[PDB]
RNA sequence: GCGGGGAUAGCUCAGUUGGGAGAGCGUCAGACUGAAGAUCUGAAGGUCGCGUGUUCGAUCCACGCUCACCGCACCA
Repeated sequence: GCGGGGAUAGCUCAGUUGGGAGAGCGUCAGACUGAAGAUCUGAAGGUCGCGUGUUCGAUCCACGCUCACCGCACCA
RNA backbone atom coordinates (compact mmCIF):
# COMPACT_ATOMS: atom_id res chain seq x y z
P G A 1 -0.98 3.90 3.55
O5' G A 1 -0.85 2.89 2.33
C5' G A 1 -0.67 3.37 1.00
C4' G A 1 -0.68 2.24 0.00
C3' G A 1 -1.92 1.36 0.00
O3' G A 1 -3.01 1.93 -0.72
C1' G A 1 0.00 0.00 0.00
P C A 2 -4.52 1.55 -0.32
O5' C A 2 -4.66 0.02 -0.73
C5' C A 2 -4.54 -0.38 -2.09
C4' C A 2 -4.82 -1.85 -2.26
C3' C A 2 -6.10 -2.36 -1.60
O3' C A 2 -7.25 -2.11 -2.39
C1' C A 2 -4.32 -3.80 -1.06
P G A 3 -8.71 -2.31 -1.76
O5' G A 3 -8.86 -3.90 -1.65
C5' G A 3 -9.82 -4.48 -0.79
C4' G A 3 -9.49 -5.92 -0.48
C3' G A 3 -10.32 -6.56 0.62
O3' G A 3 -11.57 -7.02 0.15
C1' G A 3 -8.02 -7.02 0.98
P G A 4 -12.92 -6.68 0.95
O5' G A 4 -13.01 -7.83 2.03
C5' G A 4 -12.88 -9.19 1.66
C4' G A 4 -12.56 -10.06 2.84
C3' G A 4 -13.40 -9.83 4.08
O3' G A 4 -14.66 -10.47 4.01
C1' G A 4 -11.11 -9.97 4.69
P G A 5 -16.01 -9.65 4.30
O5' G A 5 -16.39 -10.05 5.79
C5' G A 5 -16.53 -11.42 6.15
C4' G A 5 -16.08 -11.67 7.57
C3' G A 5 -16.76 -10.85 8.65
O3' G A 5 -18.05 -11.32 8.99
C1' G A 5 -14.43 -10.87 9.02
P G A 6 -19.17 -10.28 9.50
O5' G A 6 -18.61 -9.77 10.90
C5' G A 6 -18.40 -10.68 11.97
C4' G A 6 -17.85 -10.00 13.20
C3' G A 6 -18.59 -8.76 13.68
O3' G A 6 -19.78 -9.07 14.39
C1' G A 6 -16.25 -8.39 13.77
P A A 7 -20.92 -7.95 14.58
O5' A A 7 -20.33 -6.97 15.68
C5' A A 7 -20.02 -7.45 16.99
C4' A A 7 -19.37 -6.38 17.84
C3' A A 7 -20.32 -5.28 18.31
O3' A A 7 -19.96 -4.85 19.62
C1' A A 7 -18.57 -4.33 17.02
P U A 8 -20.70 -5.47 20.91
O5' U A 8 -22.25 -5.38 20.55
C5' U A 8 -22.91 -4.13 20.49
C4' U A 8 -24.41 -4.29 20.48
C3' U A 8 -25.00 -5.03 21.67
O3' U A 8 -25.16 -4.21 22.81
C1' U A 8 -25.94 -5.87 19.66
P A A 9 -24.37 -4.55 24.17
O5' A A 9 -25.37 -4.07 25.32
C5' A A 9 -26.72 -4.53 25.34
C4' A A 9 -27.41 -4.16 26.63
C3' A A 9 -26.80 -4.76 27.89
O3' A A 9 -26.99 -3.86 28.99
C1' A A 9 -29.01 -5.56 27.64
P G A 10 -25.93 -2.69 29.26
O5' G A 10 -25.61 -2.81 30.82
C5' G A 10 -24.44 -2.24 31.38
C4' G A 10 -23.68 -3.25 32.21
C3' G A 10 -23.15 -4.45 31.44
O3' G A 10 -21.89 -4.19 30.83
C1' G A 10 -24.31 -5.20 33.36
P C A 11 -21.52 -4.83 29.41
O5' C A 11 -21.21 -6.36 29.74
C5' C A 11 -20.15 -6.71 30.62
C4' C A 11 -20.08 -8.20 30.82
C3' C A 11 -20.12 -9.03 29.54
O3' C A 11 -18.85 -9.14 28.93
C1' C A 11 -21.66 -9.91 31.11
P U A 12 -18.73 -9.39 27.35
O5' U A 12 -19.27 -10.88 27.16
C5' U A 12 -18.58 -11.98 27.73
C4' U A 12 -19.26 -13.29 27.38
C3' U A 12 -19.62 -13.46 25.92
O3' U A 12 -18.52 -13.89 25.13
C1' U A 12 -21.47 -14.07 27.27
P C A 13 -18.55 -13.71 23.54
O5' C A 13 -19.78 -14.61 23.08
C5' C A 13 -20.35 -14.46 21.80
C4' C A 13 -21.59 -15.29 21.64
C3' C A 13 -22.37 -15.08 20.36
O3' C A 13 -21.83 -15.81 19.27
C1' C A 13 -23.86 -15.04 22.19
P A A 14 -22.37 -15.55 17.78
O5' A A 14 -23.90 -15.99 17.86
C5' A A 14 -24.80 -15.66 16.82
C4' A A 14 -26.19 -16.17 17.12
C3' A A 14 -27.25 -15.82 16.08
O3' A A 14 -27.23 -16.71 14.98
C1' A A 14 -28.07 -15.35 18.25
P G A 15 -27.01 -16.14 13.49
O5' G A 15 -28.34 -15.31 13.21
C5' G A 15 -29.61 -15.85 13.51
C4' G A 15 -30.67 -14.78 13.55
C3' G A 15 -30.57 -13.72 12.47
O3' G A 15 -31.10 -14.14 11.23
C1' G A 15 -30.92 -12.68 14.57
P U A 16 -30.13 -14.68 10.07
O5' U A 16 -31.10 -14.93 8.84
C5' U A 16 -32.25 -15.75 8.97
C4' U A 16 -33.52 -14.94 8.89
C3' U A 16 -33.63 -13.99 7.70
O3' U A 16 -34.05 -14.64 6.52
C1' U A 16 -34.24 -12.85 9.68
P U A 17 -32.99 -15.46 5.62
O5' U A 17 -33.40 -15.10 4.12
C5' U A 17 -32.71 -14.09 3.40
C4' U A 17 -33.66 -13.03 2.88
C3' U A 17 -34.11 -12.00 3.92
O3' U A 17 -34.28 -10.73 3.29
C1' U A 17 -35.99 -13.14 3.07
P G A 18 -33.24 -9.53 3.56
O5' G A 18 -34.10 -8.45 4.35
C5' G A 18 -34.32 -8.57 5.76
C4' G A 18 -35.10 -7.39 6.29
C3' G A 18 -36.62 -7.50 6.13
O3' G A 18 -37.27 -6.74 7.16
C1' G A 18 -35.85 -5.68 4.86
P G A 19 -38.48 -7.38 8.02
O5' G A 19 -39.51 -6.18 8.22
C5' G A 19 -39.16 -5.01 8.96
C4' G A 19 -40.30 -4.47 9.80
C3' G A 19 -41.19 -5.52 10.46
O3' G A 19 -41.60 -5.07 11.76
C1' G A 19 -42.52 -4.13 9.06
P G A 20 -41.85 -6.13 12.93
O5' G A 20 -41.37 -5.39 14.25
C5' G A 20 -40.78 -4.10 14.21
C4' G A 20 -40.49 -3.61 15.61
C3' G A 20 -39.77 -4.60 16.51
O3' G A 20 -38.37 -4.60 16.33
C1' G A 20 -41.66 -3.77 17.63
P A A 21 -37.65 -5.77 15.50
O5' A A 21 -37.94 -7.08 16.36
C5' A A 21 -37.72 -7.10 17.76
C4' A A 21 -36.52 -7.94 18.11
C3' A A 21 -36.22 -8.10 19.59
O3' A A 21 -37.02 -9.09 20.22
C1' A A 21 -34.23 -7.53 18.46
P G A 22 -37.36 -8.97 21.79
O5' G A 22 -36.93 -10.39 22.38
C5' G A 22 -37.56 -11.58 21.93
C4' G A 22 -36.56 -12.68 21.70
C3' G A 22 -35.85 -13.21 22.94
O3' G A 22 -36.63 -14.14 23.67
C1' G A 22 -34.28 -12.86 21.20
P A A 23 -36.20 -14.57 25.15
O5' A A 23 -34.88 -15.44 24.94
C5' A A 23 -34.95 -16.77 24.45
C4' A A 23 -33.65 -17.51 24.67
C3' A A 23 -33.06 -17.41 26.07
O3' A A 23 -33.66 -18.32 26.98
C1' A A 23 -31.36 -17.02 24.46
P G A 24 -33.79 -17.94 28.53
O5' G A 24 -32.32 -18.15 29.11
C5' G A 24 -31.70 -19.42 29.06
C4' G A 24 -30.24 -19.33 29.43
C3' G A 24 -29.92 -18.61 30.73
O3' G A 24 -30.11 -19.42 31.88
C1' G A 24 -28.47 -17.85 29.03
P C A 25 -30.45 -18.75 33.30
O5' C A 25 -29.11 -17.98 33.69
C5' C A 25 -27.92 -18.69 33.95
C4' C A 25 -26.74 -17.77 34.14
C3' C A 25 -26.89 -16.69 35.20
O3' C A 25 -26.68 -17.17 36.52
C1' C A 25 -26.00 -15.73 33.24
P G A 26 -27.47 -16.51 37.75
O5' G A 26 -27.08 -14.97 37.67
C5' G A 26 -25.74 -14.54 37.90
C4' G A 26 -25.62 -13.04 37.85
C3' G A 26 -26.64 -12.26 38.66
O3' G A 26 -26.34 -12.21 40.04
C1' G A 26 -26.45 -11.30 36.51
P U A 27 -27.47 -12.54 41.13
O5' U A 27 -28.36 -11.22 41.17
C5' U A 27 -27.81 -9.99 41.61
C4' U A 27 -28.79 -8.85 41.46
C3' U A 27 -30.16 -9.07 42.08
O3' U A 27 -30.18 -8.84 43.48
C1' U A 27 -30.42 -8.22 39.90
P C A 28 -31.27 -9.58 44.40
O5' C A 28 -32.66 -8.95 43.93
C5' C A 28 -32.97 -7.59 44.18
C4' C A 28 -34.37 -7.25 43.75
C3' C A 28 -35.46 -8.22 44.19
O3' C A 28 -35.88 -8.02 45.53
C1' C A 28 -35.73 -7.75 41.90
P A A 29 -36.51 -9.24 46.37
O5' A A 29 -37.91 -9.51 45.66
C5' A A 29 -38.90 -8.50 45.63
C4' A A 29 -40.04 -8.86 44.70
C3' A A 29 -40.71 -10.20 44.94
O3' A A 29 -41.61 -10.20 46.03
C1' A A 29 -40.31 -9.92 42.63
P G A 30 -41.83 -11.54 46.89
O5' G A 30 -42.78 -12.43 45.97
C5' G A 30 -44.07 -11.97 45.61
C4' G A 30 -44.60 -12.68 44.39
C3' G A 30 -44.84 -14.18 44.52
O3' G A 30 -46.04 -14.50 45.20
C1' G A 30 -43.72 -13.74 42.49
P A A 31 -46.12 -15.83 46.10
O5' A A 31 -46.15 -17.02 45.04
C5' A A 31 -47.23 -17.16 44.14
C4' A A 31 -46.95 -18.20 43.07
C3' A A 31 -46.75 -19.62 43.56
O3' A A 31 -47.97 -20.30 43.82
C1' A A 31 -45.07 -19.07 41.99
P C A 32 -48.10 -21.26 45.10
O5' C A 32 -47.19 -22.52 44.73
C5' C A 32 -47.51 -23.36 43.63
C4' C A 32 -46.49 -24.46 43.47
C3' C A 32 -46.21 -25.28 44.72
O3' C A 32 -47.15 -26.32 44.91
C1' C A 32 -44.16 -24.61 43.73
P U A 33 -47.72 -26.64 46.37
O5' U A 33 -46.45 -27.12 47.19
C5' U A 33 -45.85 -28.38 46.93
C4' U A 33 -44.71 -28.65 47.88
C3' U A 33 -44.98 -28.35 49.35
O3' U A 33 -45.70 -29.37 50.00
C1' U A 33 -42.89 -27.43 48.73
P G A 34 -47.02 -29.00 50.85
O5' G A 34 -46.47 -28.09 52.03
C5' G A 34 -47.35 -27.43 52.93
C4' G A 34 -46.65 -27.12 54.23
C3' G A 34 -45.26 -26.52 54.11
O3' G A 34 -45.28 -25.11 53.93
C1' G A 34 -45.19 -28.35 55.60
P A A 35 -44.44 -24.43 52.73
O5' A A 35 -42.95 -24.40 53.28
C5' A A 35 -42.61 -23.63 54.42
C4' A A 35 -41.21 -23.94 54.90
C3' A A 35 -40.11 -23.87 53.86
O3' A A 35 -39.67 -22.55 53.60
C1' A A 35 -39.88 -25.85 55.13
P A A 36 -39.13 -22.14 52.14
O5' A A 36 -37.66 -22.75 52.09
C5' A A 36 -36.64 -22.25 52.95
C4' A A 36 -35.36 -23.05 52.81
C3' A A 36 -34.82 -23.22 51.40
O3' A A 36 -34.10 -22.09 50.94
C1' A A 36 -34.81 -25.31 52.50
P G A 37 -34.11 -21.71 49.38
O5' G A 37 -33.30 -22.89 48.69
C5' G A 37 -31.95 -23.16 49.05
C4' G A 37 -31.47 -24.47 48.47
C3' G A 37 -31.62 -24.63 46.97
O3' G A 37 -30.57 -23.99 46.25
C1' G A 37 -32.41 -26.58 48.04
P A A 38 -30.75 -23.67 44.68
O5' A A 38 -30.69 -25.11 44.00
C5' A A 38 -30.88 -25.25 42.60
C4' A A 38 -31.58 -26.55 42.27
C3' A A 38 -32.62 -26.47 41.16
O3' A A 38 -32.06 -26.51 39.86
C1' A A 38 -33.53 -27.61 43.01
P U A 39 -32.46 -25.39 38.78
O5' U A 39 -34.02 -25.61 38.56
C5' U A 39 -34.53 -26.87 38.14
C4' U A 39 -36.04 -26.88 38.12
C3' U A 39 -36.70 -25.70 37.44
O3' U A 39 -36.73 -25.83 36.03
C1' U A 39 -37.75 -26.09 39.52
P C A 40 -36.68 -24.52 35.10
O5' C A 40 -38.12 -23.87 35.28
C5' C A 40 -39.30 -24.57 34.90
C4' C A 40 -40.54 -23.77 35.19
C3' C A 40 -40.53 -22.32 34.74
O3' C A 40 -40.81 -22.17 33.36
C1' C A 40 -41.31 -22.44 36.96
P U A 41 -40.20 -20.92 32.55
O5' U A 41 -41.10 -19.69 33.02
C5' U A 41 -42.51 -19.75 32.89
C4' U A 41 -43.19 -18.62 33.64
C3' U A 41 -42.72 -17.22 33.29
O3' U A 41 -43.29 -16.73 32.09
C1' U A 41 -42.86 -17.45 35.64
P G A 42 -42.49 -15.65 31.20
O5' G A 42 -42.73 -14.28 31.98
C5' G A 42 -44.05 -13.86 32.31
C4' G A 42 -44.04 -12.75 33.33
C3' G A 42 -43.17 -11.55 32.99
O3' G A 42 -43.80 -10.66 32.08
C1' G A 42 -42.80 -12.19 35.24
P A A 43 -42.99 -9.43 31.46
O5' A A 43 -42.97 -8.36 32.64
C5' A A 43 -42.20 -7.18 32.52
C4' A A 43 -41.68 -6.72 33.86
C3' A A 43 -40.42 -5.87 33.81
O3' A A 43 -40.71 -4.51 33.54
C1' A A 43 -40.19 -7.54 35.48
P A A 44 -40.41 -3.88 32.09
O5' A A 44 -39.08 -3.05 32.33
C5' A A 44 -38.93 -2.24 33.48
C4' A A 44 -37.53 -2.31 34.04
C3' A A 44 -36.41 -2.23 33.01
O3' A A 44 -36.14 -0.89 32.62
C1' A A 44 -35.96 -3.97 34.56
P G A 45 -35.84 -0.55 31.08
O5' G A 45 -34.35 -1.05 30.88
C5' G A 45 -33.33 -0.68 31.79
C4' G A 45 -32.12 -1.57 31.66
C3' G A 45 -31.68 -1.88 30.24
O3' G A 45 -30.93 -0.83 29.65
C1' G A 45 -31.75 -3.88 31.48
P G A 46 -31.58 0.09 28.51
O5' G A 46 -31.00 -0.51 27.15
C5' G A 46 -29.60 -0.47 26.89
C4' G A 46 -29.31 -0.65 25.42
C3' G A 46 -30.29 -0.02 24.45
O3' G A 46 -30.11 1.37 24.29
C1' G A 46 -29.75 -2.21 23.73
P U A 47 -31.36 2.32 23.91
O5' U A 47 -30.93 2.99 22.53
C5' U A 47 -29.99 4.05 22.50
C4' U A 47 -29.28 4.14 21.17
C3' U A 47 -28.43 2.93 20.81
O3' U A 47 -28.43 2.74 19.39
C1' U A 47 -27.05 4.84 20.96
P C A 48 -29.38 1.63 18.72
O5' C A 48 -28.37 0.46 18.31
C5' C A 48 -27.35 0.03 19.19
C4' C A 48 -26.77 -1.30 18.78
C3' C A 48 -26.15 -1.33 17.38
O3' C A 48 -25.02 -2.21 17.37
C1' C A 48 -27.90 -2.90 17.50
P G A 49 -23.79 -1.95 16.37
O5' G A 49 -23.25 -0.51 16.78
C5' G A 49 -22.98 -0.18 18.13
C4' G A 49 -22.10 1.04 18.24
C3' G A 49 -22.43 2.18 17.29
O3' G A 49 -23.47 3.00 17.79
C1' G A 49 -20.11 1.74 17.21
P C A 50 -24.46 3.76 16.77
O5' C A 50 -23.54 4.90 16.13
C5' C A 50 -22.96 5.91 16.93
C4' C A 50 -22.18 6.89 16.09
C3' C A 50 -22.91 7.43 14.87
O3' C A 50 -23.77 8.52 15.18
C1' C A 50 -20.73 6.73 14.25
P G A 51 -25.07 8.81 14.30
O5' G A 51 -24.48 9.33 12.91
C5' G A 51 -23.71 10.52 12.85
C4' G A 51 -23.29 10.82 11.43
C3' G A 51 -24.38 10.67 10.39
O3' G A 51 -25.21 11.82 10.32
C1' G A 51 -22.42 9.57 9.64
P U A 52 -26.55 11.78 9.43
O5' U A 52 -26.01 11.89 7.94
C5' U A 52 -26.82 11.48 6.85
C4' U A 52 -25.98 11.17 5.63
C3' U A 52 -26.70 10.43 4.52
O3' U A 52 -27.47 11.29 3.69
C1' U A 52 -24.66 9.35 4.97
P G A 53 -29.01 10.95 3.39
O5' G A 53 -28.93 9.91 2.19
C5' G A 53 -28.24 10.23 0.99
C4' G A 53 -27.95 9.00 0.17
C3' G A 53 -29.14 8.09 -0.09
O3' G A 53 -29.97 8.54 -1.14
C1' G A 53 -27.27 6.80 0.57
P U A 54 -31.55 8.24 -1.11
O5' U A 54 -31.65 6.71 -1.55
C5' U A 54 -31.19 6.28 -2.82
C4' U A 54 -31.44 4.81 -3.03
C3' U A 54 -32.85 4.34 -2.70
O3' U A 54 -33.75 4.55 -3.78
C1' U A 54 -31.26 2.88 -1.72
P U A 55 -35.14 5.32 -3.54
O5' U A 55 -36.04 4.25 -2.79
C5' U A 55 -36.19 2.93 -3.30
C4' U A 55 -36.66 1.99 -2.23
C3' U A 55 -37.74 2.53 -1.31
O3' U A 55 -39.04 2.43 -1.87
C1' U A 55 -36.04 1.53 -0.02
P C A 56 -39.86 3.77 -2.25
O5' C A 56 -39.45 4.79 -1.09
C5' C A 56 -40.37 5.77 -0.63
C4' C A 56 -40.90 5.41 0.74
C3' C A 56 -39.90 4.84 1.72
O3' C A 56 -39.15 5.85 2.38
C1' C A 56 -41.96 3.63 1.81
P G A 57 -37.90 5.47 3.32
O5' G A 57 -38.43 4.26 4.22
C5' G A 57 -38.84 4.47 5.57
C4' G A 57 -38.81 3.19 6.36
C3' G A 57 -37.44 2.55 6.53
O3' G A 57 -36.69 3.14 7.58
C1' G A 57 -39.02 0.90 5.90
P A A 58 -35.11 2.90 7.68
O5' A A 58 -34.95 1.32 7.54
C5' A A 58 -35.27 0.45 8.61
C4' A A 58 -34.09 -0.42 8.98
C3' A A 58 -32.86 0.34 9.47
O3' A A 58 -32.16 -0.43 10.43
C1' A A 58 -32.33 -0.84 7.49
P U A 59 -32.57 -0.34 11.98
O5' U A 59 -31.43 -1.17 12.73
C5' U A 59 -30.11 -0.66 12.85
C4' U A 59 -29.08 -1.76 12.78
C3' U A 59 -28.94 -2.44 11.42
O3' U A 59 -28.08 -1.73 10.55
C1' U A 59 -29.10 -4.08 13.13
P C A 60 -28.35 -1.72 8.97
O5' C A 60 -28.46 -3.26 8.57
C5' C A 60 -27.32 -4.12 8.66
C4' C A 60 -27.67 -5.54 8.28
C3' C A 60 -28.00 -5.75 6.80
O3' C A 60 -27.56 -7.04 6.39
C1' C A 60 -29.87 -6.35 8.12
P C A 61 -26.25 -7.18 5.46
O5' C A 61 -26.59 -6.30 4.18
C5' C A 61 -27.32 -6.86 3.09
C4' C A 61 -27.48 -5.86 1.97
C3' C A 61 -26.31 -4.92 1.74
O3' C A 61 -25.26 -5.51 0.99
C1' C A 61 -28.34 -3.69 1.72
P A A 62 -23.75 -4.99 1.16
O5' A A 62 -23.78 -3.53 0.52
C5' A A 62 -23.85 -3.34 -0.89
C4' A A 62 -23.56 -1.91 -1.27
C3' A A 62 -22.35 -1.28 -0.60
O3' A A 62 -21.13 -1.61 -1.24
C1' A A 62 -24.19 0.19 -0.43
P C A 63 -19.79 -1.83 -0.38
O5' C A 63 -19.46 -0.38 0.19
C5' C A 63 -18.64 0.51 -0.55
C4' C A 63 -18.95 1.95 -0.25
C3' C A 63 -18.05 2.63 0.77
O3' C A 63 -16.83 3.05 0.20
C1' C A 63 -20.33 3.20 1.17
P G A 64 -15.43 2.76 0.93
O5' G A 64 -15.24 4.01 1.89
C5' G A 64 -15.37 5.33 1.39
C4' G A 64 -15.49 6.33 2.51
C3' G A 64 -14.68 6.03 3.76
O3' G A 64 -13.32 6.40 3.63
C1' G A 64 -16.88 6.64 4.38
P C A 65 -12.27 6.04 4.78
O5' C A 65 -12.56 7.13 5.91
C5' C A 65 -12.13 6.93 7.24
C4' C A 65 -13.12 7.51 8.23
C3' C A 65 -12.92 7.09 9.67
O3' C A 65 -11.92 7.86 10.32
C1' C A 65 -15.20 6.87 9.09
P U A 66 -10.68 7.13 11.03
O5' U A 66 -11.27 6.65 12.43
C5' U A 66 -11.91 7.56 13.30
C4' U A 66 -12.36 6.88 14.57
C3' U A 66 -11.52 5.69 15.00
O3' U A 66 -10.36 6.08 15.71
C1' U A 66 -13.82 5.12 15.09
P C A 67 -9.12 5.08 15.86
O5' C A 67 -9.55 4.15 17.08
C5' C A 67 -8.96 2.87 17.26
C4' C A 67 -9.88 1.94 17.99
C3' C A 67 -9.51 0.47 17.92
O3' C A 67 -8.51 0.12 18.86
C1' C A 67 -11.80 0.72 17.43
P A A 68 -6.99 -0.11 18.38
O5' A A 68 -6.81 -1.68 18.51
C5' A A 68 -7.23 -2.35 19.68
C4' A A 68 -8.06 -3.57 19.36
C3' A A 68 -7.46 -4.54 18.37
O3' A A 68 -6.46 -5.36 18.93
C1' A A 68 -9.75 -4.20 17.87
P C A 69 -5.22 -5.84 18.03
O5' C A 69 -5.84 -7.01 17.14
C5' C A 69 -6.58 -8.05 17.75
C4' C A 69 -7.23 -8.94 16.73
C3' C A 69 -6.37 -9.38 15.57
O3' C A 69 -5.47 -10.42 15.91
C1' C A 69 -8.51 -8.75 14.78
P C A 70 -4.06 -10.55 15.16
O5' C A 70 -4.43 -11.28 13.79
C5' C A 70 -5.21 -12.47 13.80
C4' C A 70 -5.63 -12.85 12.41
C3' C A 70 -4.53 -12.86 11.36
O3' C A 70 -3.75 -14.04 11.41
C1' C A 70 -6.44 -11.76 10.50
P G A 71 -2.40 -14.14 10.54
O5' G A 71 -2.93 -14.39 9.07
C5' G A 71 -2.13 -14.07 7.94
C4' G A 71 -2.96 -13.89 6.70
C3' G A 71 -2.22 -13.39 5.48
O3' G A 71 -1.54 -14.43 4.80
C1' G A 71 -4.22 -12.15 5.75
P C A 72 0.01 -14.28 4.41
O5' C A 72 -0.03 -13.47 3.04
C5' C A 72 -0.83 -13.91 1.96
C4' C A 72 -0.93 -12.87 0.88
C3' C A 72 0.37 -12.19 0.50
O3' C A 72 1.14 -12.96 -0.41
C1' C A 72 -1.31 -10.56 0.80
P A A 73 2.74 -12.99 -0.31
O5' A A 73 3.17 -11.60 -0.96
C5' A A 73 2.73 -11.23 -2.25
C4' A A 73 3.01 -9.78 -2.53
C3' A A 73 4.39 -9.29 -2.13
O3' A A 73 5.36 -9.58 -3.12
C1' A A 73 2.74 -7.76 -1.38
P C A 74 6.90 -9.83 -2.72
O5' C A 74 7.53 -8.37 -2.71
C5' C A 74 7.25 -7.45 -3.76
C4' C A 74 7.46 -6.02 -3.32
C3' C A 74 8.90 -5.66 -2.96
O3' C A 74 9.15 -4.30 -3.31
C1' C A 74 7.53 -5.36 -1.06
P C A 75 9.92 -3.95 -4.67
O5' C A 75 11.03 -2.89 -4.21
C5' C A 75 12.05 -3.26 -3.30
C4' C A 75 13.19 -2.28 -3.36
C3' C A 75 12.82 -0.82 -3.12
O3' C A 75 12.75 -0.51 -1.74
C1' C A 75 14.17 -0.98 -5.06
P A A 76 11.47 0.24 -1.13
O5' A A 76 11.70 1.77 -1.52
C5' A A 76 12.82 2.47 -1.01
C4' A A 76 13.34 3.48 -1.99
C3' A A 76 14.30 4.52 -1.43
O3' A A 76 15.63 4.05 -1.34
C1' A A 76 12.63 5.60 -2.71
Solved structure of RNA (tRNA) from Nicotiana tabacum, 76 nucleotides shown. Ions in the entry include magnesium, potassium and zinc. Among the 76 different proteins in the entry, which are not shown, are 40S ribosomal protein S7, uL2 (60S ribosomal protein L8) and guanine nucleotide-binding protein subunit beta-like protein. The sample was in a buffer at pH 8. The work is reported in "Structure of the actively translating plant 80S ribosome at 2.2 angstrom resolution" (Smirnova et al., Nat.Plants, 2023). An Rfam search finds the family "tRNA" in it. By type it is a transfer RNA. Rfam links the family to the GO term triplet codon-amino acid adaptor activity. Its Rfam clan is "tRNA clan". Released in 2023, the model rests on cryo-EM data to a resolution of 2.2 A.